About this RNA
Keywords: Adenine bulge, RNA complex, A-form tau RNA hairpin, RNA, MIP. The RNA with a sequence from Homo sapiens has 21 modelled nucleotides. It was solved by solution NMR. It comes from the structure "Solution Structure of the Tau pre-mRNA Exon 10 Splicing Regulatory Element Bound to MIP". NMR data were recorded at pH 6 and 298 K. Chen et al. published it in J.Am.Chem.Soc. in 2020: "Design, Optimization, and Study of Small Molecules That Target Tau Pre-mRNA and Affect Splicing".
RNA sequence: CCGGCAGUGUG
RNA sequence: CACACGUCGG
Numbered sequence: 001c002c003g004g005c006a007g008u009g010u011g
Numbered sequence: 012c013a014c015a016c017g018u019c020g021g
Stems, first nucleotide, its partner, number of pairs: 001021005007016005
């Protein structure tokens, strides 16, 4: 820099 | 939906 995926916050 | 943390590959 690019393509997937698993949770918790902020708006 | 946008942003931050985590995880897998190039």